[PDB]
């Protein structure tokens, strides 16, 4: 000693799910959708990308 916590990998920790936890936030739209906008953490970081 499985998964998951709005974008990739790891440590430690908290919560959470059993086939589901999850899948962010404005605008504008009656709906499909059309615009913008933050973050690589679930929180404590390292690492990787970034038109910087």
């Nucleotide at each position: 000693g499985g998964g998951c916590g709005a974008u990739g990998a790891g440590g430690c920790c908290c919560g959470c799910c059993c086939a589901a936890a999850c899948u962010g936030c404005c605008c504008u739209g009656a709906a499909a959708a059309g615009g913008g906008c933050u973050g690589a953490u679930g929180g404590c970081c390292u690492c990787u990308a970034c038109u910087g």